Released in 2021, the model rests on electron microscopy data to a resolution of 2.8 angstroms. An RNA structure (28S rRNA, nucleotides 2357 to 3864) from Oryctolagus cuniculus, in which 835 nucleotides are resolved. The sample was in a buffer at pH 7.5. The entry has 49 different proteins, among them eL32, Ribosomal protein L22 and 60S ribosomal protein L18a. It holds a match to the Rfam family "Eukaryotic large subunit ribosomal RNA". For this family Rfam cites "Crystal structure of the ribosome at 5.5 A resolution" (Yusupov et al., Science, 2001). The entry is indexed under SRP SRP receptor, co-translational protein targeting, endoplasmic reticulum, signal peptide, RNA BINDING PROTEIN. Jomaa et al. published it in Cell Rep in 2021: "Molecular mechanism of cargo recognition and handover by the mammalian signal recognition particle".
Context: one part of a larger RNA, bound to proteins that are not shown
RNA sequence: GGUAGUAGCAAAUAUUCAAACGAGAACUUUGAAGGCCGAAGUGGAGAAGGGUUCCAUGUGAACAGCAGUUGAACAUGGGUCAGUCGGUCCUGAGAGAUGGGCGAGCGCCGUUCCGAAGGGACGGGCGAUGGCCUCCGUUGCCCUCGGCCGAUCGAAAGGGAGUCGGGUUCAGAUCCCCGAAUCCGGAGUGGCGGAGAUGGGCGCCGCGAGGCGUCCAGUGCGGUAACGCGACCGAUCCCGGAGAAGCCGGCGGGAGCCCCGGGGAGAGUUCUCUUUUCUUUGUGAAGGGCAGGGCGCCCUGGAAUGGGUUCGCCCCGAGAGAGGGGCCCGUGCCUUGGAAAGCGUCGCGGUUCCGGCGGCGUCCGGUGAGCUCUCGCUGGCCCUUGAAAAUCCGGGGGAGAGGGUGUAAAUCUCGCGCCGGGCCGUACCCAUAUCCGCAGCAGGUCUCCAAGGUGAACAGCCUCUGGCAUGUUGGAACAAUGUAGGUAAGGGAAGUCGGCAAGCCGGAUCCGUAACUUCGGGAUAAGGAUUGGCUCUAAGGGCUGGGUCGGUCG
RNA sequence: CGGCCGGCGCCUAGCAGCCGACUUAGAACUGGUGCGGACCAGGGGAAUCCGACUGUUUAAUUAAAACAAAGCAUCGCGAAGGCCCGCGGCGGGUGUUGACGCGAUGUGAUUUCUGCCCAGUGCUCUGAAUGUCAAAGUGAAGAAAUUCAAUGAAGCGCGGGUAAACGGCGGGAGUAACUAUGACUCUCUUAAGGUAGCCAAAUGCCUCGUCAUCUAAUUAGUGACGCGCAUGAAUGGAUGAACGAGAUUCCCACUGUCCCUACCUACUAUCCAGCGAAACC
Numbered sequence: 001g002g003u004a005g006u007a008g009c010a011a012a013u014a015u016u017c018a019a020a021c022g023a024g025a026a027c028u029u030u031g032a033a034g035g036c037c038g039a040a041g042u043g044g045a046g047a048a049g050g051g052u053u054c055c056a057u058g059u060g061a062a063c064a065g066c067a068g069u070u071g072a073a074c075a076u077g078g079g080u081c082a083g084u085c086g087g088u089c090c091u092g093a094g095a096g097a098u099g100g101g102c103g104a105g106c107g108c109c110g111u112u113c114c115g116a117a118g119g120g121a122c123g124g125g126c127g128a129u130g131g132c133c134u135c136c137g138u139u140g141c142c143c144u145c146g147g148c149c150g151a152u153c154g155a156a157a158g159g160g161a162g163u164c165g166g167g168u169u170c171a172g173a174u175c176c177c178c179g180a181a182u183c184c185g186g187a188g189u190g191g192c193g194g195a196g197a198u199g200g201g202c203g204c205c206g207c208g209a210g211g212c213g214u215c216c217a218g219u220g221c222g223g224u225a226a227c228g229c230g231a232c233c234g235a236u237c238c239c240g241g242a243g244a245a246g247c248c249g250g251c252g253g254g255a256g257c258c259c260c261g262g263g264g265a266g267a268g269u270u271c272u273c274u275u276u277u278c279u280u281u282g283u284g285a286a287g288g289g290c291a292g293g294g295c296g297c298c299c300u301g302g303a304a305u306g307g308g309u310u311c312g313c314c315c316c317g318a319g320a321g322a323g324g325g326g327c328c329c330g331u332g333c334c335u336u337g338g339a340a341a342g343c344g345u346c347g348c349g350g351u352u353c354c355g356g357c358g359g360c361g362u363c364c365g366g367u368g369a370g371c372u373c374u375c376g377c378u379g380g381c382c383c384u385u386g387a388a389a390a391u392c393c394g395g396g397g398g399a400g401a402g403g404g405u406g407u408a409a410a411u412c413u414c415g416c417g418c419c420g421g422g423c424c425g426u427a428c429c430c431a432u433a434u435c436c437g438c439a440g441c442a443g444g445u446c447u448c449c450a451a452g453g454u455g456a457a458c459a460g461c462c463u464c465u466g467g468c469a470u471g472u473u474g475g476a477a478c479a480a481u482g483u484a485g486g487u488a489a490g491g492g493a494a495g496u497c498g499g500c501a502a503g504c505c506g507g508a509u510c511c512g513u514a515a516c517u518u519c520g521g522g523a524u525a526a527g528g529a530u531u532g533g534c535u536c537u538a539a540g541g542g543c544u545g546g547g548u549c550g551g552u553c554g
Numbered sequence: 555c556g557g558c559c560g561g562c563g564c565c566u567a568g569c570a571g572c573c574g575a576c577u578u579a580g581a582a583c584u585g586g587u588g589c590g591g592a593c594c595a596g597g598g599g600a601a602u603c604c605g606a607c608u609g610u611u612u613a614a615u616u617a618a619a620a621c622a623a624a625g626c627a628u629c630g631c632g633a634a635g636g637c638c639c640g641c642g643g644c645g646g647g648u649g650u651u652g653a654c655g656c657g658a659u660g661u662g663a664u665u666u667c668u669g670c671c672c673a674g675u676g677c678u679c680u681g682a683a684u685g686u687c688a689a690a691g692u693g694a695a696g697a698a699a700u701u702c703a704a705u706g707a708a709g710c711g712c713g714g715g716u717a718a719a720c721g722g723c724g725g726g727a728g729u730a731a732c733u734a735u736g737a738c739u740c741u742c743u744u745a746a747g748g749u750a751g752c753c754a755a756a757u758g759c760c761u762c763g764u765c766a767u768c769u770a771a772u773u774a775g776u777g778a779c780g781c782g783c784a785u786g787a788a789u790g791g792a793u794g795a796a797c798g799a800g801a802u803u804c805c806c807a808c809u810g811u812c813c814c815u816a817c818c819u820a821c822u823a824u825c826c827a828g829c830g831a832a833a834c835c
Stems, first nucleotide, its partner, number of pairs: 001835002008829002015033006035468003043449004049429002054078006063071002083182002085425003089159002094153002100109003120145002123143004128138004163180005183421004191416003199216007219401001220229003233400001237396006246381012258368001259366004263281004267276001286336005292329004297325004306316003342362007349354001382386001435444002451463004473827004482821007490813002494811001499808001507531005516521001518663001532584002535581006541573005549560006585589001597806007604798002609621002625661007636648004665792003669723003674720002676716004681712001685710002692703004726740003751785001752782001763779005
C1' cells in the first nucleotide's frame, strides 16, 4: 500500500429555550424549564499514593479518538505561617552491635548467653579558681551509696501534659488578625501576699486597752465515721495505683438530629379554599454554682408473718428494709467569658475606594422500643482469658534541718506576678478524570459525617441540603439479524441429553401442619381464609389536687 | 393567699382536674371482586447415591463426592530425651514446654460391628548358645617389602512379637422316594481360604441380568435374587435425623421449551457531518 473513508466513536433514563463573549457555538458562561445522584449519594472531609495536578491571567501550535471561546494542555506569575494538629518520646511483633564462639574469607551464630558490663548520686573531708573569695556555683581528689537486664532501632490508626470562638485570601489558616485560655521548663539574688504565726504561765507597770522581763509549746485544723478545709518539712530505701485492656446481650441518664402545639422575621399559592405552606429562631475552651446519674462508702438498728427489688437478675445477722450523711462523674442548666461578636430582617453614608452606620428579633412549651455519639449499671462465652514500655502519683519509715520567742529551714506551691518553648510536614485530588492497571480504562484501592415520606428496616421508590449533564461525538428514519425487556387464543414439557431459560409461590394476620428422628428438628412442612377506603366503638397511661375547722402570725 | 399549732375526714371500695406516645380487637357503610393494587417479596411433594453438619479449595475452564473438621485408634520420648533446622559453634525451634505434654500417622458426626491370616515385605525385642564380618591391635616366618594365622564391633544370618503395619483371605467331585437346588460326604492345597454385613451399587464384561412396580410405549428410576469378570469390614462394613449453588427418577402447579409462530419497547445495525484503525495479502 490494498483492506478503507471500512470496523468502530451503543454499559449506568435527558435534554430544551433565550441572551452574552466570540471571526466561528449542540458542547463555554448567565437566566429559565424539564431530569438524575435520592444522606451505604454523582454531597462534605481525610490515610497511602501522586508532586504543583492548587489559584489568577493569556494562547489555541500539538493533546483531551466530534468540536470547543473549555481543560488536570501550553506560557507567565502566586500560593502551604504552630508550645497546643502530627512527627519528635515510649515500647509491641521483630531487627540488630559489644562480650563470647565459628568461619579460608567478605562475614556469620546469638541478645544474656564462656563479661572487671553502672563514669551516676547523696552526705562528709581535702585541694583550686571565679564572682562585694561574707555567700554560692563549678571542677578535681578521698570516703560513702547504688541491682537490674542489655547499645540501639522499631507505630504520622497503640500509649503520650497542654486551644478554643469570631473574622480574614483568587488560592493558607485549631497555623494569619482580634478575643479569651492552657501545658511544660526556668526562677539565683526569691517579686509579693498568704500557710510554719504570733499561745500560755510567772514577776511587774497601768482604771482599762495595753507595755516590759523570764520559762517554755508551737513541721496546721475539723468531723463518731465515710471524709473535708487554699497550703500544711523531709532523704537513701520499700509498697501500691494509674497508664493498662476481649466479644456479645439488656436497661437507664445526657447530648445532637427528627416530630408536635404555638409566637416573631422573611416568603411561594390565593381562578375556590387554606389564622397558609417553606427557611431561620444560638453561644466556645477554661473557672464558680446547681440539677442528674453511680457507689462492693459511713452512722442509729436488728429482721420469719421473711423482706427489699429488676425487663432479667440479685441482696440480706459477714447487717436487709426505714431514717441522716459522705464520695466520684457531672460533656447537662445559670453565671464570667458574652453581645461588644454571629445570624435573619428593614433603611442609609460613599460615582468609586470603602471589611461601615443604625432600628428591630434572636422567644414559650411537649413528646417518642425514634436514629447517632457518649456515660453508667447488670449479666452471658471461652480446653479463646483478651499487650508492653515511657511517664505521673499516693502511701510505710524518719537518715537529717530550722530559729529560738520573733524570726527561720520548708513549702509533691495556696493565689497572683516575670521569661522561653528550637527543627520538620501543612496547597490540592483522595477516585466512572489528579493513585495502580501502557489511557480521562464499566477493574482495584483504607476511613468519618448520615434529613423527610412509605415502609420491620441503613431493603426498594419519591423528595430536601449538596452535586451533575447521562459518562471519548450529534442529526435523520425505525429494514433484516442481533443485545436487554415483555405479552400471547387452545394444549401444558408432547421440546431437549437433561423443565436450560422463563414462569408459578412470595409480606402480614387468623387456622392447620405428615412420614421420619439423634426428640433438638423436619416447619414458612403440605393445605386454607382475610387484606382497600371511610365513619365509629372498646381496651392498653402519667402529673397534680383533701391535712377542709378554730386560733395565731405574715 | 401562705406558715405554725390540736382534734377531726384519714379517698386506705377512690375520685376531680390537666396532659401525652403510639397500638390491638370489634362493628357499620361503601367502590364494576378492588385492595401485601407500585416497590420489597420461599414454587412444592415422594424417593435413590455421596459427603455428618458449619468451613476451605485449583486468582484466569473443574466449588465437588475433593481438602479440612470434632470423635475414634495406634507410634516415639522422663531432658546428654523424642521430632526437626543448621557447612560451621557450650548453635537453634517445639520450649515462658514435662506424658491431661510435645512430636508422627491412619480413619473420619450418632448407633452397631470391627471376622481369619505374621507365609512375604516392613517394624520391633534379646542374644557370647554364634555362621559371615572392615579398620586398628596380637602372633608367625622371611634380610625386609610380606603373606599367613588367631582374635574379632555393629549390621546381615539364627530365634520371638506385632495386621486400627503394608497387605491377603481357593479349587474339583458324589449326595434328599418327579425334576431342580442342595443339607451332608471325599480328596489336593496354602499363612489363613471372605466372617457379620451389602449389591447388578459411583463397584457386574456378559447386560438393555431375572421378577414386580412406575408408562400406551422406558437401555431410565425404585423395590427383591445372587450366580459377586473384579463387594466387604478404621486400605473401615452397614445404617443414619438435620444440612448441601453435590449426582439422578416420578408427581402437583406453572409457563412460548414446543405445536407455531406473531407483535410491541430501548440500544445497535442503516444514512449523514466530523474523527477514524486492526487481522490478513